[PDB]
RNA sequence: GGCUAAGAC
RNA sequence: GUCGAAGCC
Numbered sequence: 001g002g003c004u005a006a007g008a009c
Numbered sequence: 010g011u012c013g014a015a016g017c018c
Stems, first nucleotide, its partner, number of pairs: 001018003007012003
């Protein structure tokens, strides 16, 4: 950098 | 939508 994504608002 | 850990390449 990319993929993917808990939680929060 | 916006904020935002873990994992993967």